The RNA (Large ribosomal subunit rRNA, nucleotides 423 to 1294) from Saccharomyces cerevisiae has 831 modelled nucleotides.
The entry has 72 different proteins, among them Small ribosomal subunit protein mS45, Large ribosomal subunit protein uL15m and Large ribosomal subunit protein uL24m.
The reconstruction used 12,907 particles.
Entry title: Glucose treated mitochondrial ribosome of saccharomyces cerevisiae class I.
It holds a match to the Rfam family "Bacterial large subunit ribosomal RNA". A reference for the family is Yusupov et al. (2001), "Crystal structure of the ribosome at 5.5 A resolution", Science.
It was solved by electron microscopy to 3.2 A.
Context: one part of a larger RNA, bound to proteins that are not shown
This record gives sequence, structure tokens and C1' cells, in this order.
RNA sequence: AUAAGCAAUCAUGAAUAUAUUAUAUUAUAUUAAUGAUGUACCUUUUGUAUAAUGGGUCAGCAAGUAAUUAAUAUUAGUAAAACAAUAAGUUAUAAAUAAAUAGAAUAAUAUAUAUAUAUAAAAAAAUAUAU
RNA sequence: AUUUAAUUAAUAUUAAUUGACCCGAAAGCAAACGAUCUAACUAUGAUAAGAUGGAUAAACGAUCGAACAGGUUGAUGUUGCAAUAUCAUCUGAUUAAUUGUGGUUAGUAGUGAAAGACAAAUCUGGUUUGCAGAUAGCUGGUUUUCUAUGAAAUAUAUGUAAGUAUAGCCUUUAUAAAUAAUAAUUAUUAUAUAAUA
RNA sequence: UAUUAUAUAAAGAAUGGUACAGCAAUUAAUAUAUAUUAGGGAACU
RNA sequence: AGUUUU
RNA sequence: UUAAUAAUAUUAAAUCUCGAAAUAUUUAAUUAUAUAUAAUAAAGAGUCAGAUUAUGUGCGAUAAGGUAAAUAAUCUAAAGGGAAACAGCCCAGAUUAAGAUAUAAAGUUCCUAAUAAAUAAUAAGUGAAAUAAAUAUUAAAAUAUUAUAAUAUAAUCAGUUCAUGGGUUUGACAAUAACCUAAUUUUAAUGAACAUGUAACAAUGCACUGAUUUAUACUAAAUAAAAAAAUAAAAUAUUUAAAAUCAAAUAUAUAUAUAUUUGUUAAUAGAUAAUAUACGGAUCUUAAUAAUAAGAAUUAUUUAAUUCCU
RNA sequence: UGGAAUAUUAUAUUUU
RNA sequence: AAAAUAUAAAUACUGAAUAUCUAAAUAUUAUUAUUA
RNA sequence: UAAUAAUAAUAAUAUGGUAAUAGAACAUUUAAUGAUAAUAUAUAUUAGUUAUUAAUUAAUAUAUGUAUUAAUUAAAUAGAGAAUGCUGAC
Repeated sequence: AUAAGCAAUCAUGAAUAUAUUAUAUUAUAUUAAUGAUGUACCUUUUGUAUAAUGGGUCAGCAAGUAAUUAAUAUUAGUAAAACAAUAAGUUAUAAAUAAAUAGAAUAAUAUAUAUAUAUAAAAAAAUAUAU
Repeated sequence: AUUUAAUUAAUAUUAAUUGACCCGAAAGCAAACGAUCUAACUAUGAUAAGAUGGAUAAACGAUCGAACAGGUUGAUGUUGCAAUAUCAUCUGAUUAAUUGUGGUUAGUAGUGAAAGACAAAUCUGGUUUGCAGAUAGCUGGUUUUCUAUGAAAUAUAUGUAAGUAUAGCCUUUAUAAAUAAUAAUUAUUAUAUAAUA
Repeated sequence: UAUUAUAUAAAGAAUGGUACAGCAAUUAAUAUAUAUUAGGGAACU
Repeated sequence: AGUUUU
Repeated sequence: UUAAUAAUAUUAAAUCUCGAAAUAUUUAAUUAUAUAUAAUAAAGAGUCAGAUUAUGUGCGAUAAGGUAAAUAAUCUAAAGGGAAACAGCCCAGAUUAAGAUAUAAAGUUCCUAAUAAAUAAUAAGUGAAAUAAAUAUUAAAAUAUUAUAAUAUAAUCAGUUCAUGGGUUUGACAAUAACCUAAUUUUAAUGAACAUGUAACAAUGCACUGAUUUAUACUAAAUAAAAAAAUAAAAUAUUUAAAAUCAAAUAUAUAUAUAUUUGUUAAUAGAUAAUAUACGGAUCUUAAUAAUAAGAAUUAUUUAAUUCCU
Repeated sequence: UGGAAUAUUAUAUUUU
Repeated sequence: AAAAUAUAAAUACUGAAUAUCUAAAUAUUAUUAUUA
Repeated sequence: UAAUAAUAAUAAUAUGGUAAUAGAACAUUUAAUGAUAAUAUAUAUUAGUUAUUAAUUAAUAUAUGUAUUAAUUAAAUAGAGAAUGCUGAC
């Protein structure tokens, strides 16, 4: 040993196990009665149960890391200084401009000034600078 | 009243160069090692029962046929007895024969009665070591958890179309002269009445 | 004849040329007992 | 040739 | 007869649009979204093989799970419910539960959660979640015209034997032609429309059509009996419609004025391949007598008892 | 929607 | 079994991981409460 | 940062997710600091508890007279069902 599929979960009897408050009409645990629902995983894909891919199975092993730079963040120290401290250097402290000797109010907010084009000096683009 | 906000360090993100997330080519180059396999060549041994024909007793890449050497054809085998064998068959079998011992020529490379054939179970070029973590726009792999947001497969250019860059779409952290964002309505033409002109 | 308000109607600021629709010009197609052109023909005169 | 007719 | 062109009339088109949508593009202010949107700063990406479905298209044969874009949605990257199963369709977005209350899409005989009704129509298992056609048939309405006067019933005749050609053709040989006379109770070879007689007329047939050598034979239009009459059951069709008209209703002024809306066919055949019938399966159309008791589980239009009423 | 009526459907009652 | 009166009741139902409800978590805005 | 934090309240809004971005945790190993003790610790099975990768209770077995132990950092050769992955065993 009348029942057909990722084999589980959930539902639900049943049997058994253990339990030093099972008081029990107890609890938990084990277990493919039984019914429901349920198309392995992964990669790769417009899209996989896929008759696309890899793995027999377990244990060990196996993969964004280091050095030298640069940039951004956040924090901490320090601060118109910092770093380092003998010096030397780097970064910021001025914006520029191909570059040169040019460089930021002659009465205050751009209608001031600074440099570049241009130019007698202006205006005009841009960027920058003073509240 | 008053100059500016930077710099250093740590920590993290990103980019650069080194093998640079991990395994993987065929490759290429250099330096070696092999001709105990086999091809050729050389040296020296050896082998070949018989029979037959021929203008020789003796001359022949002559006939027939064992060994021997082939490998024609079939069958078996196909994780085989065997990384090529067995059996049956077929063929050469004194010659361009067959084989023993030893030597020579090979990795830009010899040998080849020429097939890309062979150079140690196989070469349109061996093997080892090294370069060396070659290189891979390709393929695969990339291991815990929780949280919040969350795509694209378009355009452009690309010796570009299996890739890559700029955007388009995404995220994080902030900012404000802030509502600019969204959506909808109002807007107009005419008619009635009504009040003025 | 004015112009405010109210209410009602209208697919209701501005732009456009799809559907829709149409045959205008353009591109095409039809049919005429039409005409006219010349003719194809046709008596005749 | 006129008119002309399918 | 021809051509063009004119005249008139009638049509269409990726690349014509003189009329001309809606969607749409987008304007300012108000308004509602602010536990919300832009915009901007400093940084990180990933993607650049898409797919299907819906709609308007190019291509393709108005073929394709096709191909080329456009637009929308989903998928992609979305678990759930539905569509038997179901990447993309129909619903709907899982934080963790829970499960009482509303539901969505879809369904409510059984399998399978959950129902009962009205009114039609179907008889084919049509059909019941994947609608197959031109066409034939039988029905059904309606609209004409003729209708309450048809199958039943003889006779099929008067030009006619239609004319022509024609071996052959009097119906039908092909061609061609297509309407006309005849109305008893009674008649001649070189003249009286043709009369309204209570009425000529009447297609009531160019034998419908074969037949046949062609005719003949022979069916043969003429057409009926048969009507409580139409109100309704005749034929011949057209038709298959709410445009129009009509009815029903809404909307405006409202003692019924306009405008909008709604109302018009059914069944069978056609039928059609290959492992195995396959609406998902069972199965479903009802019957008084007679059970508490059934009576579509199909199609069409609807209800949540029903009729009124707001 | 919300009803009004009533008809069912139910059941009760207390009677013929 | 009829009778007559009464009353229900005529609110269809199933239906999702939707929604609400009922508790739990995290996050954020807005109030709280407590402890520190 | 009491204007703060921890926890708890009431209201609302959100809380699917590949590629990807950001945040925050845990296990493991080492270094710095470091009590405790076989009535302990370490490890294993089972049965519990804690909104539970984890830890902890108890029972039990085994060791070990003992924790680089809790905790804070900082370092990682820091986590494997995926590679016809490798080694071993079967």
C1' cells in the first nucleotide's frame, strides 16, 4: 500500500513524547489523516518554472585594496592668517590679462572704482571692488 | 565700531597612475631543452623460406609467395586488449627493400618523393621558464542586516551602433529678496432686465 | 444713443490648420441630343 | 463649295 | 461621330484646405495645494538592447508576438484581487499586525466566497470569458399598392399564324417585334367618321415557358368559388429605419409654446486535420397531476419586494 | 436619495 | 386550516496585501506628558 | 544646543522596489584601556525570553582554575547557494 507535481506554509484531527504549579477540559514538542493555496535558486534578460545559465553534497578557501597625487564634504585645532619652525616652501591674503612697467569711492552702491577690448578721457561686455 | 575665511589634520566621496574588485584567452617577445618519437642524412652491423620467367651461373625498382613491411576493404571495438588495436581481407616482399647500434640537422624553426607531413600520443610552427597579474568595450563571480529615495533603454557625437562622453531621467546636503512650481478660474460675444450717460 | 450691475446663453483672452468638412485655386474624374471652333460625315444646290 | 449630319 | 475648351452638374487629395473641432500651446491676476512645488549651490549615480496595450499613423499585403516613430498606461523595477492558467490587460499600490466596518475590478447552481426578481426573445446546447464571411433559406416586423373577392376552377382564345429572312420555324430557328381587333342571332367584286348601343375600351398573354423539323399536341397571362364584414390573417414588392415622422421624456415661457434626449430583426446553413471530447469542469432550455420544494446556469433591457411619490 | 401606499415574506396573537 | 390584528422586515451578497476601524514600528510637522 | 536629551502621549503625512544614492546597526578578528572566576568561563544540543542576522535564561556534555571579557576607540585577509570557482571528504 485508491493517490499524481519545488514536497512547503497555513488550516486541522489524530498518535506519541516530555513537563518538580498538567488545578486540566493543560502546555509544548515530534509526526506527509486531512483541506486550502503554492510554476526551485541564480545569472542574463523587453520577458524565465522555463526545455536559456551554474551548482552532486558538506567543510575550508576565494574577491573595491595599497602607494603617490588632486578635488569636495564634515568635524577638530588655528585664524587674516595656516602649515612648518633653523631655515625653505605650499595655500590663502586681488580681480585680472595671451603678456608687459596696469590694479580696485578724488564726496559713497554702481550712476564710484579695477583690469581686458577700445581710447584724448569716456560710454559699451564681462568679471571684480568699496555700504 | 570694524579688515576677508582660510588653513592644517582626521574621516569619507571622487578622479589619476601603478596588476588596482576577482578568475579567464588565443596571443606576442626573449632565453633556454629536447632528433631514446618520427623525417632526412651519415657511419657500421644485420635480414630477406621458397618457386618462376628473362639474351647470363650470375644483370631485372620482373612474376608467385612465407617471414617481413605495408595498411586496401569490411566487421568488431568506440569509458576498447588498444589515447589506432583485433580479425577477415588486400599489397610490397633484391629493393626508391627492411631493420639494429651510434651520430648530424628544430623553434623564424629543421625535415618533408609536398600532406600544413613531422620535429617525444600530433605544429598554418614544439616545450619550458620568463615578460607577467600581457590585454580583454567580452563572459562569469562579487559574501551580513535595517532604513529612506529611486531610474533609463531617449537626443547628440563617437572606426560608433555589445562600448564611451554630454546632456534627459536619479540621489544626497544646503539656500533663500522667495510661490516663481501645479491645478483651476477670471478675460470674451451676446441677450434680458436695471441704473445712470 | 450711450455704460455699470445682475442674470442667461455661447465649447467663452491669444496662437494654430489636424479631424471634420469641402471642391475655391491647385491636382484629378464624370456626364451632356448643349454650344462654338475648326473638322469626321451629309443631302443636296 | 455652301448648307449640312450622325 | 471627334477632340479640346467653354457652359452646367457631379466627385477626391501624405505632400490642396476658401469653411473648421476638441484635445492642445500658453498669458496675467485671483484661488487651492505648503507636514507642498519650482529655482539655485556643492557633490554622487545608473541608463543610452526595452516590451506590451490603447489611439492616429509610415512601412508591410489595412500580414505578423512585424517593423518605424508619436501619445497614454503598465511592465521593466510591483507584491494583491480579476481575466481558467496569465511580465505588459481589468482593478489596485505590502511599514508590522489584525480582521469588525465600507468597498474596487470581477463575480453569486455545483467545483468555488456569494442572489433573488421583472420583461422580452431563442430551441439551435445557438450560447454559457478567445463573437468566422459573401452568400441561401426560413421566419418577423414595417411601408407602399392592390384586402377582406386565393390555392380551389375551367378555358387557354379575337389581329396572331406577330411581321422579316426562312429546306425548317403558326410559342421558342436565330434574329425581330410587342400591342390590336373581336361584344350573333344571321352574308359579294368599282364609296361613306364610324356612332354611347347604357356602353367599343378591358394586355385578360406577342401562347410565362418549354414541347415540335416547325407546327400539332401542348401548360398557358385572363383568376374566381368560399367575407360579422374589418378591427385583424390576401397577394407583389420594397424595407429592415426614430434621420423623417410618431410616441415617451427633459429643458425653458409655461395652460402645452419651442429646443434636447430616448424608441426599429430572428433562427438555421454556410462550419472545415491530424496524441483526446474540452463552455475551465460538472452541467444548464422544465412538466398540470403533486412534495416547503424545480422551472436557465443563454441572450436583450432593467430592479433590489412592488407601485406610487420627492 | 428620501419617502407614501400597499402586496408579499415572516412571525405573533387570539379567536372560527 | 383559515381569520383578523400585530410586528419585523423590506437598507441583496461575495469580493483585494485598497480604505476605514482596531493595536505595533520607524520618519517627519504640530502640540503635548514625563524624567533629566 | 533643557532652546537639550530619553521615553511616553494626541493629530496628520509617508513608510512596494532592479540598476543606483544616502543613513544607521549587528556578527567575526586584532591593538589600546580592563574588573570578574570551575557557585566561573568557553562550546555544543534542546527548551525558553528579548519586535529576535543577535544576545540571554535554564537543563545538560565537554573542556578550561580561565576570559584582550563588558564597554570606547582604532585596524581589518571583517560575513559565501552561486564563478563548469579551488582543496578536502563523501